[PDB]
Context: one part of a larger RNA, bound to proteins that are not shown
């Protein structure tokens, strides 16, 4: 100069009071973590990650995983 | 047209 | 020659959420200090607001507030079809 | 009102205020 | 205002 | 004086 | 208080200051090293 | 071959644990019947 | 047409 | 019937 | 358009609540619904009778609560953006809990209180003090011997 | 004791 | 080595 | 022969040893004390904000440990009163 | 106003 | 009434 104090002072916000309505119990829905799987593609991680990228995953999309297949190549 | 799950090949 | 959604977002451009629509941040040129720095910008009042007005070694400026831009509350005037129906 | 007619009132939408 |  |  | 539809930035919106988190994205795009043809 | 193409699978697994929602647990309701009032959009081999 | 999603 | 204040989605 | 209104019926029952879950049979899109779609119909009928600690929203046409409509899109939205309709209840105040904002005070803080930052005990070196003791040198004092050489006989 |  |  | 010398012998000082007690210096020694540094392993939170009991100083005691708590003393102590002083 | 004693 | 703590450098 800043910051911070369980220092002072004034002031502000649904921050508290004062309401009225949810969540956490169940059952589905759907993201994540874990554990699985050949793969369960990758990204986002406290507010400010998790119905977030995805405003559209039976093929396509897609990347990943298995098999079958190319090598001036799908494309300039 | 044919073979092939197809993508290809004949 | 070309591909690669391979790896570094702690090498980056550009886009973004955060504090946080919080009333704050500055600078310039004086001027006070050896210097860092302060001042302004503090103080009295107000204000949603560094909003404003006084005072005051400060005078002014910039980026923020605000006002300029969009709807939504009333009303005129043009216009009357694919809207509106009084007589 | 689905039409004759009408553009009154609602509407729609361009200027215009809007303390 |  | 701004503004209440 | 009056007036007026509306009274005090009327209501809501778009607008988000220096800066902080090496926040988030190399997978929207583009790019510097690394990295096989 | 960390690059290509395709066909088939995965991305939707499930002991479990967390978040965000949906339906509900009912008499301020359920079934039936009947009758009323919006705003705001989108449409071509579409409505 | 089908109780019906929907079909002509 | 309608490329739209006309019809429809409703 | 629902919610709404006006009637009838049910009468506190895990029920005429509640539709999870499974069988059958279907429809549409789509080359193709096994894994893995939407609906639709008949059957079937789990939990669950207002939820511990604790936690989120909202100040007005808001919450609440019914509907609608859109953009992805061959099908597929209880998500998202948007729309209206019915429509509350409380604000006594800043004492308190969370952040901020403006002076100001103290500060050992500046990686800024998730800051510094003390001791003990535990480890590792490495130096020193103390230690029953053990070992060497210096000197000087006492004795005893006592060379060469000095005195004296 | 010797010189 | 002197007397 | 005799004077002078020379040998010798005997006591006093005399260096070395030797003998004793102490004084001092330096090495090391079971075992023990406290100290720096170097990691932060454990325990708690003493001081720094009024550090959450205001520190601190001297002394006393008392406790695992920072420390506690009594007497006295300073302000190098924060936040609010009630005076006397300057402006 | 701004210092210094006093008290909580 | 009560309110303990937060590993190294680089910042």
């Nucleotide at each position: 100069u800043g910051a911070c104090g369980g220092g002072g002072a004034c002031c502000c916000g649904c921050a508290c009071a004062a309401g009225c309505g949810g969540u956490g119990g169940a059952g589905c829905a759907u993201g994540u973590g874990g554990u699985u799987u050949a793969a369960u593609u990758c990204g986002a991680a406290g507010c400010a990650a998790c119905g977030c990228g995805a405003a559209g995953a039976a093929c396509c999309u897609u990347a990943c995983c298995a098999a079958a297949u190319c090598u001036u190549g799908a494309c300039a | 047209c044919u073979a092939g799950a197809g993508a290809u090949a004949g | 020659c070309a591909g690669g959604u391979g790896g570094u977002g702690c090498a980056u451009g550009g886009u973004u959420g955060u504090c946080g629509u919080c009333a704050g941040c500055u600078c310039g040129u004086g001027u006070c200090g050896u210097g860092a720095g302060a001042u302004g910008u503090u103080g009295g009042g107000u204000u949603a607001a560094g909003u404003c007005c006084c005072g005051c070694a400060a005078c002014g400026a910039g980026c923020g507030c605000a006002a300029c831009c969009c709807u939504u509350a009333a009303g005129c005037u043009u216009a009357g079809u694919u809207g509106c129906c009084a007589u | 009102g689905u039409u004759g007619g009408g553009c009154a009132c609602u509407c729609u939408a361009a200027g215009u205020u809007g303390a | 205002u | 004086a701004a503004a209440c | 208080g009056a007036g007026g539809a509306a009274g005090g930035u009327g209501g809501g919106g778009a607008u988000g200051a220096c800066g902080u988190c090496a926040a988030a994205u190399c997978a929207u795009c583009a790019u510097g090293c690394c990295c096989c043809u | 071959a960390u690059g290509a193409u395709u066909u088939g699978g995965g991305c939707u697994a499930c002991a479990c644990a967390c978040g965000u929602g949906c339906u509900a647990c009912a008499a301020u309701g359920g079934a039936c019947a009947a009758u009323a009032c919006a705003a705001a959009g989108g449409g071509c081999a579409g409505c | 047409c089908g109780c019906g999603a929907g079909g002509u | 019937g309608c490329a739209a204040a006309u019809c429809c989605c409703a | 358009a629902a919610a709404g209104u006006u009637g009838u019926u049910c009468u506190c029952a895990g029920u005429u609540c509640g539709g999870a879950u499974u069988g059958u049979a279907g429809u549409c899109u789509g080359c193709a619904a096994c894994u893995c779609g939407a609906c639709u119909a008949c059957a079937u009928g789990a939990a669950g009778c207002u939820g511990g600690a604790a936690u989120c929203g909202c100040u007005a046409g808001u919450a609440a609560u019914c509907g609608u409509a859109g953009a992805u899109c061959a099908g597929c939205a209880u998500g998202c953006u948007a729309c209206g309709g019915u429509g509350a209840a409380u604000a006594c105040g800043u004492u308190c809990c969370c952040g901020g904002g403006u002076c100001u005070u103290g500060u050992a803080c500046a990686c800024a209180c998730c800051g510094c930052c003390c001791g003990u005990c535990a480890c590792a070196c490495c130096a020193c003090g103390a230690g029953a003791g053990u070992u060497u040198g210096u000197a000087a004092c006492a004795c005893c011997c006592g060379a060469a050489g000095c005195c004296g006989g | 004791a010797g010189u | 080595a002197c007397c | 022969g005799g004077a002078g010398c020379u040998a010798g012998c005997c006591g006093u000082c005399g260096a070395a040893g030797g003998u004793g007690g102490g004084a001092c210096a330096a090495a090391u020694g079971a075992u023990u004390g406290g100290g720096g540094u170097g990691a932060a392993g454990u325990c708690g939170u003493a001081a720094c904000a009024a550090g959450g009991u205001a520190g601190c100083c001297g002394u006393a005691u008392c406790g695992g440990a920072a420390g506690g708590u009594g007497c006295g003393g300073c302000u190098g102590g924060a936040u609010c009163a009630c005076c006397u002083c300057c402006u | 106003g701004g210092a210094g004693g006093u008290g909580a | 009434c009560a309110c303990a703590u937060g590993a190294u450098a680089u910042a």

Background: The depositors describe the entry as "Cryo-EM structure of the 70S ribosome of a MLSb sensitive S. aureus strain 'KES34' in complex with solithromycin". Shown are 564 nucleotides from a PDB entry: RNA (16S ribosomal RNA, nucleotides 930 to 1551; mRNA molecule, nucleotides 1 to 25) from Staphylococcus aureus subsp. aureus USA300. Rfam match: Bacterial small subunit ribosomal RNA. The literature on the family includes a 2001 paper in Science by Yusupov et al., "Crystal structure of the ribosome at 5.5 A resolution". It was solved by cryo-electron microscopy to 2.21 angstrom. The entry is indexed under ribosome, resistance, rRNA, antibiotic.